Overview
An RNA structure (E site tRNA) from Homo sapiens, in which 75 nucleotides are resolved. The entry is indexed under Ribsome, in situ, RIBOSOME. Ions in the entry include magnesium and zinc. It holds a match to the Rfam family "tRNA". From the family's description: Transfer RNA (tRNA) molecules are approximately 80 nucleotides in length. Their secondary structure includes four short double-helical elements and three loops (D, anti-codon, and T loops). Further hydrogen bonds mediate the characteristic L-shaped molecular structure. tRNAs have two regions of fundamental functional importance: the anti-codon, which is responsible for specific mRNA codon recognition, and the 3' end, to which the tRNAs corresponding amino acid is attached (by aminoacyl-tRNA synthetases). tRNAs cope with the degeneracy of the genetic code in two manners: having more than one tRNA (with a specific anti-codon) for a particular amino acid; and 'wobble' base-pairing, i.e. permitting non-standard base-pairing at the 3rd anti-codon position. Its Rfam clan is "tRNA clan". It is annotated as a transfer RNA.
[PDB]
């Protein structure tokens, strides 16, 4: 350098 | 894409001979950043900052 995935009340999860 | 919600923070008050543990209700969310897509954005595309992996390495 490449392909991906996550970031949400303090904290852990969802999700028009 | 046409309401940010739940159960733990925390707290005030409801009890209960203290206790329990069980409600009334209050306090929060930078829905990671930015920019287009936008009557409609946390949401769709892209460029930024960290975090996990697995890759690959002739100055």
């Nucleotide at each position: 350098g490449c392909c991906c995935g996550g970031a949400u009340a303090g904290c852990u999860c969802a999700g028009c | 894409u046409g309401u940010a919600g739940a159960g733990c923070a925390u707290c005030a008050g409801a009890c209960u001979u203290u206790u329990a543990a069980u409600c009334u209700g209050a306090g929060g969310g930078u829905c990671c950043a930015g920019g287009g897509u936008u009557c409609a954005a946390g949401u769709c595309c892209c460029u930024g900052u960290u975090c996990g992996g697995g890759c690959g390495c002739c100055a």
The reconstruction used 103,321 particles.
Primary citation: Zheng et al., Nat Commun (2025), "Visualizing the translation landscape in human cells at high resolution".
It was solved by electron microscopy to 2.77 angstroms.
The entry has 79 different proteins, among them Small ribosomal subunit protein uS19, 60S ribosomal protein L21 and 60S ribosomal protein L27a.
It comes from the structure "In situ human unrotated hibernating without CCDC124 state 80S ribosome".